[PDB]
RNA sequence: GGGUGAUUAGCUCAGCUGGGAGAGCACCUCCCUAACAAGGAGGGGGUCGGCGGUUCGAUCCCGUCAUCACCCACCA
Numbered sequence: 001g002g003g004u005g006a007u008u009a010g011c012u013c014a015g016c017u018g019g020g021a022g023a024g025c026a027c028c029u030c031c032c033u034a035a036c037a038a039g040g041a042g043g044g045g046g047u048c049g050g051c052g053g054u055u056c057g058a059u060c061c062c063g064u065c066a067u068c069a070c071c072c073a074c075c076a
Stems, first nucleotide, its partner, number of pairs: 001072007010025004027043005050064001
Other pairs, nucleotide, nucleotide, family: 008014tWH008021tWS009010cHS009023tHH015048tWW018019cSS021046tWS022046tWH026044cWW032038tWW033035tHS053062cSS
């Protein structure tokens, strides 16, 4: 210098050309216990990267930029 992909809870990740948005463990309380762990009950979380756009809906669709992850830079 050119190209591709990813961005979803505190972490790792699922998510229908629409439908509060979900799972483990993390967190909160209560049980159990001398007391912790482990186990059992209940509960809460969200910038769906961001202004943008055809749309009955934009998370998944819609140019883009932000970042991190790659890939290519051959004959020369």